[PDB]
């Protein structure tokens, strides 16, 4: 460099969700489902995909 790890905000779910700001959109459905963008301190392994501990001074319900 690259993978794996989602543990942490009060303290829980998420971080392949979600919210925000853009663009497009005046659309007739009973299950969703337009595009674009805009975080995260370490821990481990080395193109594998596993082990196992971990923060709120870093994102969102």
């Nucleotide at each position: 460099g690259g993978a794996g790890c989602g543990u942490u905000a009060c303290g829980u779910c998420c971080g392949a969700a979600a919210g925000u700001c853009g663009c497009a959109u005046u659309g007739c459905a009973c299950u969703c489902c337009g595009c674009g963008a805009c975080a995260c301190g370490g821990c481990u392994c080395u193109u594998u995909a596993a082990a196992a501990a971990c923060a709120a001074a870093a994102g969102g319900a």
An RNA from Streptococcus sp.: 61 nucleotides with solved positions.
The PDB entry is titled "Crystal structure of NAD+ -II riboswitch in complex with NMN".
Ions in the entry include magnesium.
Bound small molecules: beta-nicotinamide ribose monophosphate (NMN).
The entry is indexed under riboswitch, coenzyme, noncoding RNA, RNA, PROTEIN-RNA complex.
Crystallisation conditions: 0.2M KCl, 0.01M MgCl2, 0.05M MES pH 5.6, 5% PEG8000.
Primary citation: Xu et al., Nucleic Acids Res. (2023), "Structure-based investigations of the NAD+-II riboswitch".